Released in 2025, the model rests on electron microscopy data to a resolution of 3.6 A. An RNA structure (mRNA with a 33 nt long spacer), together with DNA, in which 107 nucleotides are resolved.

Context: bound to proteins that are not shown
RNA sequence: AUGUUUUUUUUUUUUUUUUUUUU
RNA sequence: GAUUUGGUGAGAGG
DNA sequence: TCATGATCATAGGCGGTAGCGTGCGCCAGACAGGG
DNA sequence: CCCTGTCTGGCGTCCTCTCACCCCTATGATCATGA
Numbered sequence: 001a002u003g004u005u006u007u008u009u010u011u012u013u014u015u016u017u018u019u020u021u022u023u
Numbered sequence: 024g025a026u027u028u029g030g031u032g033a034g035a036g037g
Numbered sequence: 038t039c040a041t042g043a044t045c046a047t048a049g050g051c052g053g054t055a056g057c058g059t060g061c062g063c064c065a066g067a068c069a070g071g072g
Numbered sequence: 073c074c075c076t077g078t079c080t081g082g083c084g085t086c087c088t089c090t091c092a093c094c095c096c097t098a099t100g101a102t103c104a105t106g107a
Base pairs, nucleotide, nucleotide: 029094031092034089035088036087037086038107039106040105041104042103043102044101045100046099047098048097061084062083063082064081065080066079067078068077069076070075071074072073
Other pairs, nucleotide, nucleotide, family: 003005tSS030093cWW032091cWW033090tWW051057cWW052055tHS052056cWS
C1' cells in the first nucleotide's frame, strides 16, 4: 500500500371420545 | 341441614 | 393389729344325686315289616 | 320284590289396636368392728 480473492441451502387457503360399578 | 330402634305371648275390633 | 362377719357387687344356660311330656289333623311320600 | 303299615315331614286368613315382660342367686372380696 491493497482488495468482486472461494461462489451453497425455506411464497397461497374448509371439523376424530364433556357425568355415572358414587360416597 | 338432615332423619334414628326388636322378637315372645296373652287379649280386642273388622 | 389381726381375724371374723356382713354387705355389696359381679358373674352364666333342664336341676338333679329324676323327670318333666299327655286336648290337632290331613296328606303324602319315603322307609321299612310281613309274606 | 310286592304290598302295607308306620313315620315324620309339610301345611293350617288378613289388617289393626291395646297391655305386660325381657335374670335372680350365689360366691368372692373388701371394709369395718371387736377382741
The sample was in a buffer at pH 7.5. The depositors describe the entry as "Escherichia coli transcription-translation coupled complex (TTC-B) containing mRNA with a 33 nt long spacer, ops signal, RfaH, NusA, and fMet-tRNAs in E-site and P-site". Wang et al. published it in Proc.Natl.Acad.Sci.USA in 2026: "Structural basis of long-range transcription-translation coupling". Keywords: Transcription, translation, coupling, RfaH, NusA, ops, TTC.